An RNA structure, in which 47 nucleotides are resolved. The structure was determined by X-ray crystallography at 2.5 angstrom resolution and released in 2019. Keywords: DDX3X, DEAD-box, RNA helicase, HYDROLASE, HYDROLASE-RNA complex. Ions in the entry include chloride. Song and Ji published it in Nat Commun in 2019: "The mechanism of RNA duplex recognition and unwinding by DEAD-box helicase DDX3X". The PDB entry is titled "Crystal structure of DEAD-box RNA helicase DDX3X at pre-unwound state". The entry also contains ATP-dependent RNA helicase DDX3X, not shown here. Crystallisation conditions: 25% (v/v) PEG 3350, 0.2 M magnesium chloride, 0.1 M Tris pH 8.5.
[PDB]
Context: bound to proteins that are not shown
RNA sequence: GGUCAUUCGCAAGAGUGGCCUUGC
RNA sequence: CAAGGUCAUUCGCAAGAGUGGCC
Numbered sequence: 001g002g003u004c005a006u007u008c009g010c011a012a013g014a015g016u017g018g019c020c021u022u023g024c
Numbered sequence: 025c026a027a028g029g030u031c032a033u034u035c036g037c038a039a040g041a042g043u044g045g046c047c
Base pairs, nucleotide, nucleotide: 001047002046004044005043007041008040013035014034017031019029020028
C1' cells in the first nucleotide's frame, strides 16, 4: 500500500422488553 | 382497546474509531 474480519461510538429501520404521553 | 415518543437489548445498514489477520 491494498483486501478482509471483529468490536466500540453515533445516525436511521424492524422486533422484544420497560417507561411515558395522547385519542375513545 | 387503537396511536405515537423515549430508553435497554438483539439484528441488518452507512459514516467514524480501535484492533486483528492476509499479500